[PDB]
Context: one part of a larger RNA, bound to proteins that are not shown
RNA sequence: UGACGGGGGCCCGCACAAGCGGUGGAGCAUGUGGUUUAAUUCGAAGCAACGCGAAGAACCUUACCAGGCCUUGACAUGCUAGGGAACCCGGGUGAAAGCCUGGGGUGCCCCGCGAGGGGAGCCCUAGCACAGGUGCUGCAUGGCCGUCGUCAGCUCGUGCCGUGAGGUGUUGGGUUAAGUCCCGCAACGAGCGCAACCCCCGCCGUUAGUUGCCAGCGGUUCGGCCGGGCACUCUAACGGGACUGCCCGCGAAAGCGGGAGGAAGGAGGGGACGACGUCUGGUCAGCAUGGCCCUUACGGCCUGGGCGACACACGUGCUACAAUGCCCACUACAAAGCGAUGCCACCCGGCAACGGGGAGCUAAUCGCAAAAAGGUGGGCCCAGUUCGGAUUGGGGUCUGCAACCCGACCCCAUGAAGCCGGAAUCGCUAGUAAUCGCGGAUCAGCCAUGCCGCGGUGAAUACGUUCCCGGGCCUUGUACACACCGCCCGUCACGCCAUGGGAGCGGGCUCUACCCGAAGUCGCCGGGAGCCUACGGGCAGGCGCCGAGGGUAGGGCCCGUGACUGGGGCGAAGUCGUAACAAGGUAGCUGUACCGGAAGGUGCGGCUGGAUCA
RNA sequence: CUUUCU
Ligand code: PAR
Repeated sequence: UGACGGGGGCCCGCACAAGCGGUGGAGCAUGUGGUUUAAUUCGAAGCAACGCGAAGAACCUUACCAGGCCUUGACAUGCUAGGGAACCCGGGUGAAAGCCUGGGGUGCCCCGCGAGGGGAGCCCUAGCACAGGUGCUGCAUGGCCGUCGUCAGCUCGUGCCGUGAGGUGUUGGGUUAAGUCCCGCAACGAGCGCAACCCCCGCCGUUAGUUGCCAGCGGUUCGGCCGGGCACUCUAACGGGACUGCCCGCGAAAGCGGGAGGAAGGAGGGGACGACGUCUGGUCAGCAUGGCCCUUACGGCCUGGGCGACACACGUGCUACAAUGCCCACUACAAAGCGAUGCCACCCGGCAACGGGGAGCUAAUCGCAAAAAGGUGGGCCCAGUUCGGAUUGGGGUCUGCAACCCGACCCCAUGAAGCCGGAAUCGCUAGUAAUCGCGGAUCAGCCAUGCCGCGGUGAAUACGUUCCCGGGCCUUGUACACACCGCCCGUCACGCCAUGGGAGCGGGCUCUACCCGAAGUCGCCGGGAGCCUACGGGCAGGCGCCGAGGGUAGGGCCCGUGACUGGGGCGAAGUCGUAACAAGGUAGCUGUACCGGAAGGUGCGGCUGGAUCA
Repeated sequence: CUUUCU
C1' cells in the first nucleotide's frame, strides 16, 4: 500500500425477509456424467460447464470408426522432362470412389511447294520446389467473449507532506441511482468511468394520402363496396414538451417532503452502452498466428456405420396429475414478422396428413391466418375419469437418390406413470410474476418442448436489514502479500550427520608417602689391609649425602574405546490434530506448578507487546 | 452454544 478478520461504523443489490409460481417425485424432450462400442469425433467444469459452440447430425454436414480407393494428390505458385496437347461422347468393373479402355476432334505462332520440323496457352504421364492436416500446445499468441460488475470505482499533471515505499487530492459533513452534486479542506484542475449525446415506448403539432371514415353527403350485390374527402386511426419524418421551472415547508447549499398545472415528472418506462484491472478464465474446431509433429500418410475421395449406444446419475425444459377443469360447437378483440420454382386465396377428392386444379402477390393493396386464453350454449360429475397422452400394434401422407439403424405428420386401436412431489433448491418488486397464443432466424425435411422476438389477460408482497450470499466507503488488528482455499505449531514415521550421559576395559600425566637407586661431583676414612714417598702427603679402595630412573599404596586430571541411554541439526510433496498470527474463534505472553499422544490445558501472580461500546 | 482442514 493491499488483501483478510468467527473487529467496529455507515450503506447497497430479488441478498434475506414478505409474497406468488416453480424445480427436486412422474412420463417425455434435450445437454451432461458414467458405462458400452469398431466408433459413440472434439471442446465447454462451481458461480462464470451441462436446450452451452450446434440459428436445423438420415447421406451431406463430420472432425470418429470399418472397408474400397487416390496420390503434386480436392485447392495455390513455379521448374526439368518422353509423349499428346483446346475438347465432346461411350464400353468393361464397381456400393461409390476409383481403375482399365476404344473412338471422334487436330483451331494457333514461324518456317517450306508439300511431306514435315520448331513453338506459347491448356490438359495427361514422369521427377522436383511445394500443397494439405478440425494433428499438439488457449500459459507461446491476435481477435472476440464470459466474469466480479452497471459495481462507484481507477488514475493523472502540478503544487504541498514524507529520508523512503508513499501520502494529500479521492478524506470529512450533507446528498444521490452514482467519485451525483453541495459545503468544507494544502490543494488546484484533468483523464478513464457515472450521467448526457443514440434507439424504443407514453401526450401533442407540422409535413404526406392505393392504409383508415356517412366523421359527412349520394349510390350499395349494404363488404369502405363505388363516387368522394384527408377530420380521425394509422403509416414515417421533423419538431414541441419536464427544468425541481412553477407553489407551501425544512435547508447553509445541494437536495428532501408535499400540491398545482400536465399525457408525463424529478433517472416517466425499457434498451444500446460495461473504466484501471482480476480469473496463467474460454476459444489455436470460426478466423488469424510462433513453435512442434505427419507428409502412399495424422493428407484425399467414397460407400456404410457412428455422433441417436443404455445397469445407472445430474442439469435445463415440456405435458400433466384436473371441475378457477377437460371436451364439442358457435362467436369476439393482437402485435411483430416472413413470402417467386415462395406464401398459397378459392375449388374438387380424401375422416385426415395431403393430392389435383388454380386467383392474387415484386407484397400498409394478395397469402401464411386460426390468434389463444375470452364470451355463449351443450356435455362430463369427482372417477385414475370425457383427467393425463406415455408406450405399443396397424394403415397412410410428405420432404428427400434414400427415412433399418435414425425424420416429421395424419387416422384407427392401445391408453402407461402421474392424485401436486424427501432432504434440498430456482425465478420474480408491475404491466413484472403467473397464464395465453403468434412470428422469425437456421432449414429439403426435421427430432424446437430450444433460442431470439410479439402481443392478450393480468396479481401478491416488501415490517424491516438481525441472519445467509455478493458488493461499496471509513476505520482497526495482522506473524497474510499466487494475499484466510493465507500463515503456521508440536509428537510420530523415514533418511543423513554431529553430539551429551555412561558400567567396564585399555593409554597417559601428575602429586604425596615409603622403599631400591646407575654415573658423577662433594664429604669422611684411607688402618700392622694395598702401591708411591724427600714422611709432609699423594693414589687405589671404602663408606656417606645428593641423585637420572624404577617400585608399591593412595589422591587428582586428561585420552581412546564403550554395552546401554538423552536429546539436537539437516533432508519437495508420509501421520495426528490445530496451539499461534485478525477478539485465530477460550485475547496473548509470561515466571512457577500439576496434568495430557501432540501442539497444549488448567491453577496463582504479573505484563500489554489485547480486539469493540455494550 | 461449539464450528477442523486446503
Ligand atoms: C520432514 O518433513 C523433513 N522436514 C523433510 O525435509 C523430509 O523430506 C521429510 O520429513 C521426509 O519424510 C510435515 N507435516 C510433513 C513433512 N513431510 C515432514 C515434516 O516433519 C512434517 O512436520 C518435520 C518435523 O516435525 C521436524 O521439525 C522436521 O520436519 C525435520 O526436518 C521439528 C520442529 N517441529 C521444528 O520446530 C525444528 O526447527 C526442527 O524439527 C526442523 N528441522
Molecule: 16S RRNA, nucleotides 921 to 1544
Organism: THERMUS THERMOPHILUS